[PDB]
Context: bound to proteins that are not shown
């Protein structure tokens, strides 16, 4: 006791780091997927 | 149209054994 995923770059197989595009069923729903 | 443990305590982390 806060933090949802995925890819590009700093950046060198870079971090609870930074900049950007893309994911959504949202939920005080529903037994739950496939097909 | 097939499959699928599920509930009581209780560790969770506020570090119990390097």
């Nucleotide at each position: 006791u806060c933090c949802a995923c995925c890819a590009a770059a700093g950046u060198u197989a870079u971090c609870g780091c930074u900049u950007u595009g893309g994911u959504c069923a949202a939920u005080u729903a529903a037994u739950g997927c496939a097909g | 149209a097939g499959c699928a443990a599920c509930a009581u305590c209780c560790a969770g982390c506020a570090a119990a054994c390097a």